An RNA structure from Danio rerio, in which 34 nucleotides are resolved.
Lineage of the source: Eukaryota > Teleostomi > Actinopterygii > Osteoglossocephalai > Danio.
The work is reported in "Solution structure of a reverse transcriptase recognition site of a LINE RNA from zebrafish" (Otsu et al., J. Biochem., 2017).
It was solved by solution NMR.
The PDB entry is titled "Solution structure of a reverse transcriptase recognition site of a LINE RNA from zebrafish".
NMR data were recorded at pH 6.5 and 288 K.
RNA sequence: GGCGCUUUGACACAAUCUACAUUGUAAAAGCGCC
Numbered sequence: 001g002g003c004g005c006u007u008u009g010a011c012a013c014a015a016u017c018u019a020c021a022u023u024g025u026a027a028a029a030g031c032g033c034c
Stems, first nucleotide, its partner, number of pairs: 001034008012025005
Other pairs, nucleotide, nucleotide, family: 009010cHS010012cWH016017tHS019021tWS
C1' cells in the first nucleotide's frame, strides 16, 4: 500500500425488501502476508 479476511461507516449509486432494514460497492480501520 494492497489482496484476504474482519470491521467502522455516509444515503452515493445499485440491488434487495418484506423496514427502516438487509447487502455490495466505494472509502477507511484492524489484522495475516512483503